[PDB]
C1' cells in the first nucleotide's frame, strides 16, 4: 500500500 | 484487500 | 435529524 | 434511514  | 467504527460530501424517502 |  | 463516494481510526491477511  | 476483508471486518468494524468516526467524520464529511452527493442523491433519495420519511 |  | 436507504444508496454512492471521501478522509481517518482499530483489527486481520497478503
Nucleotide at each position: 500500500a | 484487500a476483508g471486518a468494524a467504527g468516526a467524520u464529511c460530501u452527493u442523491c433519495u424517502c420519511u
Solved structure of RNA, 30 nucleotides shown. It comes from the structure "16mer self-complementary duplex RNA with s(2)C:I pair sequence 1". Crystals were grown from: 0.2 M Calcium acetate hydrate, 0.1 M Sodium cacodylate trihydrate pH 6.5, 18% w/v Polyethylene glycol 8,000. Released in 2025, the model rests on X-ray diffraction data to a resolution of 1.54 angstroms.